RNA sequence: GGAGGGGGCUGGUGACUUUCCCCUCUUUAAGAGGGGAGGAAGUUCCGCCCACCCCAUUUAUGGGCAGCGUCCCCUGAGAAGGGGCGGGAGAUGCAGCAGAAACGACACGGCUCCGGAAGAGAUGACGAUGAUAGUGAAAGUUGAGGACUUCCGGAGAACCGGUGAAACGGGCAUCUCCCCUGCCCGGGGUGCAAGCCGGUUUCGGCGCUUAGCCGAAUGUCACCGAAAUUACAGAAGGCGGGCUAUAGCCCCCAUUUU
RNA sequence: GGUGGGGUUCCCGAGCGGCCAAAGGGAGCAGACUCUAAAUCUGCCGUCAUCGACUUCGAAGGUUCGAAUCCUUCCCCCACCAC
Numbered sequence: 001g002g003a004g005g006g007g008g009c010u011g012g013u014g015a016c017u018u019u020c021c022c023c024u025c026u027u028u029a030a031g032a033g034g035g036g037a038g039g040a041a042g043u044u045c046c047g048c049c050c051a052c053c054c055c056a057u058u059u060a061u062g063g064g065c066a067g068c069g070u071c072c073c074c075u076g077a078g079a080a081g082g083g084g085c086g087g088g089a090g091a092u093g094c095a096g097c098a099g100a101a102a103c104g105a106c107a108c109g110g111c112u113c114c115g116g117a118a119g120a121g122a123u124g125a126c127g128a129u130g131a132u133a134g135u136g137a138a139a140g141u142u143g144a145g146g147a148c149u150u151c152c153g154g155a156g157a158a159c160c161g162g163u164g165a166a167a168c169g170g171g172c173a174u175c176u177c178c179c180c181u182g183c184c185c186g187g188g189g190u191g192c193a194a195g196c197c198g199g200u201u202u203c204g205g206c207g208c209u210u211a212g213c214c215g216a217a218u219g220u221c222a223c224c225g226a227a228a229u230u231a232c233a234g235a236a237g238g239c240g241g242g243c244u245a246u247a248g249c250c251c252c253c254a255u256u257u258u
Numbered sequence: 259g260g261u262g263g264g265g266u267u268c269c270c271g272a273g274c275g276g277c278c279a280a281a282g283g284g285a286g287c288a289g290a291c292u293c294u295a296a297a298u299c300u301g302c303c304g305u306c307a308u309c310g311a312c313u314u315c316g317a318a319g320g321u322u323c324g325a326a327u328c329c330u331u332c333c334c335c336c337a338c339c340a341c
Stems, first nucleotide, its partner, number of pairs: 004253007012223005020036006045241005050191002053188003062185006071084005086179001088177007109160002111156007124148001126146001133142001135140001195206004259339007268284003276323001286302004304312003316332005
Other pairs, nucleotide, nucleotide, family: 001256cWW002255cWW027029cWH036218tSS038233cWS040244tWH041234cWS042243cWW052189cWW070085cWH076079tWH088178cWW094165tWS094323tHS095276tWS100107tWS100161tHS101106tWS101161tWS102164tWS103170tWW118149cWW120123cWS125147tWS127144tWS128144tWS130143tSS130144tHS131143tHS131146tSS134141cWW135137cWS136138cHS145147cHS163167tWH164166tHS167169cSS192207tSS194207tHS209212tWS211217tWS214216cSS217236tWH218235tWH225227tWS228230cWS232245cSS266272tWH266280tWS271281tHS272280tWS273279tWS273315tWW275322tWS302307cSS305312cWW321325tWH322324tHS
C1' cells in the first nucleotide's frame, strides 16, 4: 500500500424570490429582518409529559426494575457481533429406531441359595468366542495331564450396561412458587386520527411547536473548508433507550505482502 | 402516526420439535366407468412419474441430537382510523 468491520460528525456564510413557507414591523402595496429536515425522522419493541373510564387511597400487604463492568456460550480472516445473569422444590418433554432402561427409581442379565431334567467315578461333559481361579470385583495383571459341569423357574446385600448426542446415574429446556440484595411508590386499560370547544350529520378552533404541514411547505447557484448534500434516506404532539442501511474524512484491528 | 394479526403444492386452506407425519379441497395427467360425456372412486400428485425415496413451508443467522414450529433480524400481505 489493496477488498472489509466498529466508533465520532454532517453544516456555516453571501445573492435571488414573500411568486417556497412561517413570524414580526413600518410604509403613497410592497419591502426589510430572522428561522426553516436528521442520526436515524424509518421500523413501532418500549417508557414518561398529556387526557378520559374502573378499583383504590396502600410503601401494612404487595407490585415494577436491576445483579452492571466482569464472566459464560456460539460463529467468523478471531479484531468483532448476538444471547444470558444467583440457588432449591414440584410438573412436563428429550419423538421413531436401538438399548435392560430416556429422565424419580426400577423390573432384566452376569453374582448367591433352592427345586426339576441330562451326562459321569484312573471314563465322560466343558475350555484360548478362556479353565479351579483373586482384587474397592469400571478397570489392569494373569493364560491349560486346566478340570467337576450345564440349563430352566423363583427370591435377594454390593458392582456393571453391545445402544444413542446424552445413563443404576447425572444433564438439558420450559412453567410456577417460596430463599437473597438495592431502589421506587397509586394499580390497570386505551391512545393525540387520544381528549376539549363553536357547531349538534358534516366542518372550523385548542393540544401545536425558538420548523410545524395536513390534497402532507422546509427552493436554486457559487464558495471557504474538506465534515458536506454526496449513500441510506424524510418530520406530523414532544422527550429518552435499543434494533436496521450506508456516503466523505479521522482513529483502531486483521489476511496477502515485503 | 397507531393497534390485533397472517405468509405452507398451480389456486383456496389445516398443521403436537421428529419417520415427503407435511389434513386437505379445487386443478393437471392416467386408470376405472360410459355408445360419448357429466358425476363418483383410485394412483401420480414437484421430480424419478410401479412400491418407495428426495425438495419446497417468505429470506438469513443462531439454539438443538434434529427446524414449517423456538429466538433475533430483514421483509411483505391484511383489516380499520381525518370528522
Annotation
An RNA structure (RPR; tRNA), in which 341 nucleotides are resolved. Entry title: cryo-EM structure of archaeal Ribonuclease P with mature tRNA. An Rfam search finds the family "Archaeal RNase P" in it. Rfam classes the family as a ribozyme. From the family's description: Ribonuclease P (RNase P) is a ubiquitous endoribonuclease, found in archaea, bacteria and eukarya as well as chloroplasts and mitochondria. Its best characterised activity is the generation of mature 5'-ends of tRNAs by cleaving the 5'-leader elements of precursor-tRNAs. Cellular RNase Ps are ribonucleoproteins. A reference for the family is Frank and Pace (1998), "Ribonuclease P: unity and diversity in a tRNA processing ribozyme", Annu Rev Biochem. Its family is annotated with tRNA processing, multimeric ribonuclease P complex and ribonuclease P activity in the Gene Ontology. Wan et al. published it in Nat Commun in 2019: "Cryo-electron microscopy structure of an archaeal ribonuclease P holoenzyme". The entry has 5 different proteins, among them Ribonuclease P protein component 4, Ribonuclease P protein component 3 and Ribonuclease P protein component 1. It was solved by cryo-electron microscopy to 4.3 A. The entry also models zinc ions. The entry is indexed under Ribonuclease P, RNA-protein complex, RNA BINDING PROTEIN-RNA complex.